Primary citation: Zhang and Ferre-D'Amare, Nature (2013), "Co-crystal structure of a T-box riboswitch stem I domain in complex with its cognate tRNA".
The RNA (T-BOX RIBOSWITCH STEM I; tRNA-Gly) with a sequence from Oceanobacillus iheyensis has 177 modelled nucleotides.

[PDB]
RNA sequence: GGGUGCGAUGAGAAGAAGAGUAUUAAGGAUUUACUAUGAUUAGCGACUCUAGGAUAGUGAAAGCUAGAGGAUAGUAACCUUAAGAAGGCACUUCGAGCACCC
RNA sequence: GAGUAGUUCAGUGGUAGAACACCACCUUGCCAAGGUGGGGGUCGCGGGUUCGAAUCCCGUCUCGGGCGAAAGCCC
Numbered sequence: 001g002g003g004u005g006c007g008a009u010g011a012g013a014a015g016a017a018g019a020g021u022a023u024u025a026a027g028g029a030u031u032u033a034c035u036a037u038g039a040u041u042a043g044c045g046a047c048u049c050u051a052g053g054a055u056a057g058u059g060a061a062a063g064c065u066a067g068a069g070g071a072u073a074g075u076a077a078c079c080u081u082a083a084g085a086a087g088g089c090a091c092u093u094c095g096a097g098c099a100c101c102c
Numbered sequence: 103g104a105g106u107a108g109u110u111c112a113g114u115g116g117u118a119g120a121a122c123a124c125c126a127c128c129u130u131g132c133c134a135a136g137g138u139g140g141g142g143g144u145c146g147c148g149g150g151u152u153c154g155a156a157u158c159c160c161g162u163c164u165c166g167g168g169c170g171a172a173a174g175c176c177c
Stems, first nucleotide, its partner, number of pairs: 001102006012094004025081001027079002031077004036072001044063001047069006087133003103165003108122004116153001124140005146162005166177004
Other pairs, nucleotide, nucleotide, family: 007096tSS008096tWS010095tSS010096tHS011095tHS011097tSS019086tHH020084tWS021085tWH022084tHS024082cWW026080cWW035073cWW037071cWW038070cWH042046tWH043045tHS043057cSS045057cWH045062tWS046059tWS056063cWH058062tWH059061tHS106112tWH106118tWS107108cHS107120tHH108142cHS113145tWW115152tWS115154tWS118143tWS119143tWH123141cWW129136tWH151155tWH152154tHS170172tHS
C1' cells in the first nucleotide's frame, strides 16, 4: 500500500472494581460426599448384607435392579499463617483507530 | 464396509466408556475460564444361539464401494 470485519450508539489506553476471591504452598481439624482398592485356590468376573429378580459352568458366597452398612488412603467442603492471580461487558477519565489476512 | 449419548471417537461374548457439549454448586452486577459434583444409551430394527449379544448367526431398513445379463453375491 491492498482485502475483509468493526468503531463517536465510543476504536484504543489507563484507573477502579473483580479480591487479598479462585487458588498453589505449609499446617490445624477428623465429620459429609465423590473416586480407587478388598488374602490364597476354582473363576472372564466377588467389600459385606438385604429385597426382588436369574442360575449353564465355576464357587463358602456371583454379573441386573433397588437399597443399607464397613475400614485404607486420594480427594473437594470448613479453619491458621505466608504468598496470590486473571479475560470480556457495565463504571470513571482520556477520545480515533483496532482485530484477521498478503 | 459403515450405523453406538448432543458431537467426535473407543468398546477384539460379561448389562455401555472417554473427551468435548448440557445441568447444578462454587458465584449477585452480567458472561468466560476454572474447580468440584450428575444425567444420558430398542448399540438402526426383529428374531436365533447362549446363563449372558454392542460383539456370533439369520432376516430386514439406510448409506458407500465392487462383481453380475439379471436374480442376486462380496467388502
An Rfam search finds the family "tRNA" in it. The family has 954 seed sequences and 5,335,975 matches in Rfam 15.1. It is annotated as a transfer RNA. Rfam describes the family as follows. Transfer RNA (tRNA) molecules are approximately 80 nucleotides in length. Their secondary structure includes four short double-helical elements and three loops (D, anti-codon, and T loops). Further hydrogen bonds mediate the characteristic L-shaped molecular structure. tRNAs have two regions of fundamental functional importance: the anti-codon, which is responsible for specific mRNA codon recognition, and the 3' end, to which the tRNAs corresponding amino acid is attached (by aminoacyl-tRNA synthetases). tRNAs cope with the degeneracy of the genetic code in two manners: having more than one tRNA (with a specific anti-codon) for a particular amino acid; and 'wobble' base-pairing, i.e. permitting non-standard base-pairing at the 3rd anti-codon position. Rfam links the family to the GO term triplet codon-amino acid adaptor activity. The PDB entry is titled "Co-crystal structure of a T-box riboswitch stem I domain in complex with its cognate tRNA". It was solved together with Ribosomal protein YbxF. Crystals were grown from: 50 mM Bis-Tris (HCl) pH 6.5, 300 mM Li2SO4, and 20% (w/v) PEG3350, VAPOR DIFFUSION, HANGING DROP, temperature 293K. On the sample the depositors note: in vitro transcription using T7 RNA polymerase.